Context: one part of a larger RNA, bound to proteins that are not shown
Molecule: 23S ribosomal RNA, nucleotides 2051 to 2930
Organism: Listeria monocytogenes EGD-e
RNA sequence: AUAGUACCUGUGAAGAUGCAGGUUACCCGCGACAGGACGGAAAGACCCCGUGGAGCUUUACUGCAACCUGAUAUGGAAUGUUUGUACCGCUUGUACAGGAUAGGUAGGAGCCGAAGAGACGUGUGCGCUAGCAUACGAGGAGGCAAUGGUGGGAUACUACCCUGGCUGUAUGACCAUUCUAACCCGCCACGCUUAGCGCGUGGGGAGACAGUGUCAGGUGGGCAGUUUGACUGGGGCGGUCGCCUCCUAAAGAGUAACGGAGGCGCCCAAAGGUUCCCUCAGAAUGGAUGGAAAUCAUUCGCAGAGUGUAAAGGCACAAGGGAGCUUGACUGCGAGACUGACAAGUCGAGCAGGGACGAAAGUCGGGCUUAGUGAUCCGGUGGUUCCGCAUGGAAGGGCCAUCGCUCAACGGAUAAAAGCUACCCCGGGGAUAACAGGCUUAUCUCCCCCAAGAGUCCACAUCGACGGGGAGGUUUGGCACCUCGAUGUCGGCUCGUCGCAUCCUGGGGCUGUAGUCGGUCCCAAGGGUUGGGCUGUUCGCCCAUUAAAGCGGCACGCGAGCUGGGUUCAGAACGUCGUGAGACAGUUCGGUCCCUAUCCGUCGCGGGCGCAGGAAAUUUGAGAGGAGCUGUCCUUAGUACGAGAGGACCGGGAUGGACACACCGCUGGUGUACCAGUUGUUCCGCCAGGAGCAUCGCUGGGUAGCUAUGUGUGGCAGGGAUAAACGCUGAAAGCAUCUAAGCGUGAAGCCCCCCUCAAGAUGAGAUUUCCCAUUUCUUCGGAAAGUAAGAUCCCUGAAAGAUGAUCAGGUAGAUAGGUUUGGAGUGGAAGUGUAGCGAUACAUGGAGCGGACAAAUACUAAUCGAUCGAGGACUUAACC
Ligand code: 3QB
Numbered sequence: 001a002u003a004g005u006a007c008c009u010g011u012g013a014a015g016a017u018g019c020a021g022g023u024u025a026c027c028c029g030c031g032a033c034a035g036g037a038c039g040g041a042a043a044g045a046c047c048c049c050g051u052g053g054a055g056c057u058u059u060a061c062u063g064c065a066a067c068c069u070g071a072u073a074u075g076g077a078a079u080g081u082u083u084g085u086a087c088c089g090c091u092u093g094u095a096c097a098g099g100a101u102a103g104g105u106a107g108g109a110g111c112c113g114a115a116g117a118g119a120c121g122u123g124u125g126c127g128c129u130a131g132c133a134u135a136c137g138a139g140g141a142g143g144c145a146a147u148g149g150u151g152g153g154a155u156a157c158u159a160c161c162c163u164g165g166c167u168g169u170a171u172g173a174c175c176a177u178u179c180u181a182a183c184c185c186g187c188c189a190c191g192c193u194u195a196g197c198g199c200g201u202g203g204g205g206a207g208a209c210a211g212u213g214u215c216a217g218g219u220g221g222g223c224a225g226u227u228u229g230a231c232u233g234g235g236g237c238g239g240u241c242g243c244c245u246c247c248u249a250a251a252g253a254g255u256a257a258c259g260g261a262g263g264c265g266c267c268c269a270a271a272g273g274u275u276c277c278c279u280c281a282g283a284a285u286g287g288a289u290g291g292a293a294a295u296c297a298u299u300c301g302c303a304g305a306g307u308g309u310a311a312a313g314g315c316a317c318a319a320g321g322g323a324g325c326u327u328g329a330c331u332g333c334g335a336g337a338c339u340g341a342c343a344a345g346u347c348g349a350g351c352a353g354g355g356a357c358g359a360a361a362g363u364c365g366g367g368c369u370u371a372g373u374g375a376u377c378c379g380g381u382g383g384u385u386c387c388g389c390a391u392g393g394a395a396g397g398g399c400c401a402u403c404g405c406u407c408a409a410c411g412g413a414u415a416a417a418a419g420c421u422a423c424c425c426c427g428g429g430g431a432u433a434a435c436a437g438g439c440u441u442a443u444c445u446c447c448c449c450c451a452a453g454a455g456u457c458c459a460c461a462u463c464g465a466c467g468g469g470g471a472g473g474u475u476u477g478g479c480a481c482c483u484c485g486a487u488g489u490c491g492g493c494u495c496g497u498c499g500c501a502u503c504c505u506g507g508g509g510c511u512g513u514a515g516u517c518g519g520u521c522c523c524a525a526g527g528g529u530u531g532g533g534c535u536g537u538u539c540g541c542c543c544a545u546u547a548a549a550g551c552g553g554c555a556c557g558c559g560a561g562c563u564g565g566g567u568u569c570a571g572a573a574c575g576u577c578g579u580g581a582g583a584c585a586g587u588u589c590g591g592u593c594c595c596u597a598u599c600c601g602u603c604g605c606g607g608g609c610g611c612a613g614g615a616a617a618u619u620u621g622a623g624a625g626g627a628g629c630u631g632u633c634c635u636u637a638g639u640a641c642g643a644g645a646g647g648a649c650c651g652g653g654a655u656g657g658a659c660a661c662a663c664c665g666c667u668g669g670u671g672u673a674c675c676a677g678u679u680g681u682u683c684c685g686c687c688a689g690g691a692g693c694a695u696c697g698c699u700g701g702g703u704a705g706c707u708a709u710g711u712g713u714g715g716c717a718g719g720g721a722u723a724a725a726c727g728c729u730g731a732a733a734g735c736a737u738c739u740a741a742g743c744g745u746g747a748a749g750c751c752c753c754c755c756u757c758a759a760g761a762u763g764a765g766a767u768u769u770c771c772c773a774u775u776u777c778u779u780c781g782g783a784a785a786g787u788a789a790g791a792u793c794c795c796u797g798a799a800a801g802a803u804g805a806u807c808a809g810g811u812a813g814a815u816a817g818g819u820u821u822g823g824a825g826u827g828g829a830a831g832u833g834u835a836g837c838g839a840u841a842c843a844u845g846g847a848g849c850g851g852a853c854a855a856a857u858a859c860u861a862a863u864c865g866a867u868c869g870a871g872g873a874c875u876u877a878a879c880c
Base pairs, nucleotide, nucleotide: 003017006023007022008021009020010019026608027607028606029605030604031603032602033601035600036599037598039595040594047429048428049427050426052425053424054421055420056419057418060226061225062224063223064222066219067218068217069216070215071214072213073212074211076179077178078177079176080175082173184205185204187203188202189201190200191199192198229241230240231239238258242264243263244262245261246260247259265410266308267367268366272326273325274324275323276322277321278320280304282300283299284298285297286296306315307314309372311370312369313368330353331352332351333350336347337346338345342411355364356363357362378404379403380402381401382400383399384398386397387396436483437481438479439478440477442476444472445471446470447469448468449467453463454462490565491563492562493561495557496554497553498552499551500550503528504527505526506523507522508521509520510519511518530544531543532542533541534540571589572588573587574586575584576583577582609760613771614770615769616768617767618766619765623757624756625755626754629657630656631655632654633653634652635651641646659714660713661712662711663710667708668707669706670705674701675700676699677698678697679694680693681692682691683690684689718752719751720750725745726744727743728742772872774785775784776783790868791867792866794810795809796808797807798806815861816860817859818857819856820855821854822853825849826848831844832843833842834841835840
Other pairs, nucleotide, nucleotide, family: 002018cWW003004tSS011016tWH014437cSS014438cSS030802tWS034597tWS037560tWH038482tHS042486tWS044046tHS047234tSS048432cWS051413tWH057580cSS058060cWH058579cWS060417cSS061221tHH065220tHS075208tSS075210tHH076181tWS081174cWW084171cWW088167cWW092163cWW094128tWS095152tWH097102tWH098149cWS098154tWS100149cWH103161cWW105160cWW107145tSS107156tHS107157cWS108109cSS109146tHS110144cWS111143tWS112142cWW113114cSS113141tWS116140tSS116141tHS117140tHS117142tSS119138cWW120137cWW120138cWW121136cWW122135cWS125132cWW126131cWS145156cHS180207tWS180208tWH181207tSS182207tHS183206cWW183210tWS193197cWW220222cHS226417tWS227418cWH228419cWH244310tWS245311tSS248257tWS249256tHH250255tWW262310cSS263371tWS265373tWS265408tHS267271tWS270272cHS270327tWW270329tHH279318tWH280305cSS281301tHS287295cWW289290cWS291293tHS291294cWH303316tHS305318tWW314319tSS315318cSS328354cWH328364cWW332365cWH334349tHS335348tHS339344tWS351365tWH358360tHS358361tHS374407tHS374412tSS375407tWH376405tWH388394tHS388395tHS406408cWS414416tHS419581tWS421423cHS430434cWH432484tHS433484tWH435487cWW441443tHS441473tWS443473cWW443475cWW450466cWW451464tSS451465tHS452464tHS454459cHS455461tHS458512tWW459464cWS461519tSS472474cHS472501tWS473475cHS480481cHS487555tWS488593tWW490536tSS494558cWW500525tHS502504cHS503525tWH504547cSS505748cWH506747cSS507724tSS514641cSS514645tWW515640cWS515646tSS523723cSS524748cWS526628tSS527629tSS528548tSS529549tSS529550cWH535539tHS536565cSS545549tWH546548tHS547629tWS547630cHS558561cHS564593tHS570591tHS578580tHS578581tHS597599cHS605804tHS610764tWS613870cSS614788tWS614789tWS620759tWH621758tWS621761tHS622758tHS636650cWS638639cHS638647tWS639648tWH640647tHS642644tHS642645tHS658715cWW664707tHS664708tWH665711tWS666710cWS671703tHS671704tHS675848tWS702851cWS703852cWH708709tSS708710tHS717753cWS721749cWW722747tWH723746tHS724746tHS729739tWW729741tWS730740tHS731737tWH732733cWW732736tWH733735tHS738739tSS739741cHH759761cSS760762cHS771788cSS777782cWS786871tWW787870tWH789869tHS793865cWW798800tHS800805tWS801804tWS809862tSS813862tHS814859tWH824850tHS827846cSS827847tHS828845tSS829847tHS830845tHH836838tHS836839tHS
C1' cells in the first nucleotide's frame, strides 16, 4: 500500500491478522468495550552526532564604542624661574706611612723673579683635623723642585687635563604666574522682533585653557566576530595521542582491542677511527688494618659478567677490557636493494678527492644493532664564477650552509582562541544512551552433591563448615540486536489471567512425634488469601484482625481504560559548587494527561441461508461455561495421653464470615403527571378557591417500578478413577521384598454428580402433531404460479425492549385507553354552618384527592387488506 484481515505455540530485524505446525471458525449487520493493529496526531523536545545555529558568561582569542592620558593644529602677548646641556675660569682632592692636603699624566734640573718671597694681621671657605689654597692692605726674597727622611705614585714652575662646588656668556625647551585679542558662555542689557530658537551690538565671566580635527599610549564582555580537538563497548568524568623494544602474532612479512609489559624526546672529544694486547661474574682456601663484602694470591669457572641507556636480537677470531697514535663523528657521490598510499624512512658495494691508523694486508663516511624527533610558509646568520625592471650600481631576490616551535592533539586548520544553555533551535541517528523486548547468567533466587561438625550419645529429627554441581530468568549487571518520520516512563485505581518454588484449607512420610502445639519433607494450583497509621512511593515498620494475610510472570500486565502524588519542562528559593553564565552523591513551593473505533478481539442482539417436502411444539447433549472457600461453638470427653500442667484423633450436631444467584412479602432507599403544609410575587375582574415561576421553590409523607444495607436459597451428601503414601499376595533372587504378573486402600485435586448455554454438533440429531401430492409449462432435465398447514406485514401493547427481537392481544376480543367499583398513599376537600373581636377551631365526613396497583365493563382504538409459504432427487438393502 492492496486486503477474502481468527487463536495457540513456534519462527523471524530477537514482541506476527498475513510465515510454520496445529486449534478453532456458516454468510451480512446493529448496540456496546478498548487488548492488538509496536493504533492516529507531531521527520523525538530526552540522548548522541554535525569542524549546524542562536542566546548568555568570563582573568578564552581578536576586536570596537566610550572614557582617560600625551603630542600637534586651531592658538596669541608679557614675565621671570628651574635644573639638564654646552663653553672660558675655579675656595675642596689625604691608598697605608709622612716636611704632607701625593688625583693621575706631564714638568725638568730648575723656579716665579724683587716689577712681589716668607710671615704677621685677615675674613670666609675647608675637612680624613694634619693643614690647605686664593683674595687681602701695611709691606716685601725667601718659599724653593730635583737632591731628599716620606713612596709603586710629589711636592714648585708647568701644560694636556680633571674632580667637586659654581659665576659670567650662545642656545634650548622646561615649568610657574600674569595678560587679552582668538575660541567659549546653558549670564545681563539692547536690536532684528508681538520669539525662553538664532544672529548682531555693548557689558560681565572664562581664556590660550576648554571645545573641535589628526596622531599616539592606556583602560575597556559596555558591545562585536569567533574558537573552545579526537578516540571512547552511549556521552561526560578519567586515561590516551609521536617514537623505540617485547608478548599478543597462529615457526616468512604484516596483523586489532581504553589487550599484557617496559622505555625515549638523550648521551660520549671518547663511550668515535685504527693498531696492538687482553678476558669476565661468582665461589672455595690463605692472608695486617678489614667487618658478609675493599685490595693481594692460587684454584675452579662458556659467560652464571659486560655491552652509556628499555627490551629483544647479537657479541668471548669478541661487538666486552687495556694502551699508543688520531679526527673517516670526511667532501663530491652512488650500481643496486629494502620499506612504503604519499610525504618520508633504511642499507649499499664501488668511483673520485684528500686523509687517520697500520710494516703490510687492510679498516675507517661515528657509537653491537634497532628510540633520542617535527614538514611547509615566514624570519635570522654566513657564503656565492646567479638575477639586478632604461643603463651603472643599489635595494631586494635566487642558490648552498646553518639557526629560530612540546607546532607533544607530535602529517603541524590560524601569527593569534575558554565556558554555560532547564530559554533553546535546525539537520540527522535506533550507526548511539534512558523504558520494555532479545541474547548472556557473573550476580541473584531456588534446588542439589560431599559430610567436617553441632545436636548428652548419635553426620543426615533439625542444622550443616570447607569445597563441589545445577535450574530458573523475578534482582544487580554485561551486550547494543528491534523501535529516535515517538514502542508514554514510577506508584495507585479498575479488570484480571497464568506458573507453582504452597500462605491457608485437603492427603501423607520422618520426627530429638506422650497429649496439645510444632519442626521438616512429599502429593496437591479447587477455592481462598483483611482493614487501617506513616510515606508519591514500591518496599518497609507499626495498629487491629484472619484459616491464611503466599511468591512470581503477563511491555517490572493494564494511561486510544482512569489518576498524576513522584520523576523528566519553562518560575522561585535553600545548602553547595562555580570568578561567571549557571549547575547538583541534593532539597523545597508551583506547574496544559489529546483522539467521533476502520479491522481483529471481547460482550450482547438481529437479518440471511443451510440442515433432500413444508410447518407447530417438546427435546437428547457432542461440546462449553459457572460453582468449588472457610471459622467458631456444643457433644463424643475432661475420655485417650500425661507426674501434673494441660488435653486430642476419628465421629455426630448447631451456628457464623466472605462469596454467589433470585426476589420485594418484611426493613429501608428512590419515587420530577400521588397527597399534604408553606414563603415571595404575577395571574384567573374582586372575595373565596385555584394556576404560573422561584432547584420538583422549599418542607413532611409516599404508589407502581427499580433497589440493598433487606429477605430466601446455594457451595449438601455422594460416586468413579488416581497423586503422594500405606498395604496384600508374590516371584525375579529357596530368604526377603507393595511390583515384575496379580489384588486392595488412598486428597479441597481429575472425571462425574449440582447450575446455565448448547444440533451452524454443516457430524445440522430425536419425539409428538399438522398439511398433502394442485395448475399451466419444460423434447429433456427442470422452471413459474395460485395455494395447504403455518407464518408475516399492519395495528393495540408489556411481564419484553437501544433497535431488531421476545411475549400478551387484534371484535372467535379485556391488548391498551376510558368508565365503574376497589386498593395503596395522603390525612380530613370544596361549599355551608356553628364558636370566636380575630388568627383559627369544630361539624357536615377516615372526608376529598388519588401516575404506574386490582377486578369488572367492548364506551374508544386494535377496521379493511395484503404478502410469504409444500407437492418432496438418486442408489442399495431389508422387510414386502
Ligand atoms: C510519548 C521511549 C506522548 C505523553 C517513549 C513519549 C513521551 C513521554 C516516548 C518513552 C521512551 N514517549 N519512547 C509518546 C523512559 C521513556 C522511554 C518511545 O518517547 O516522551 O508522548 O510519544 C506517546 O505516543 C505520546 O502520545 S504521551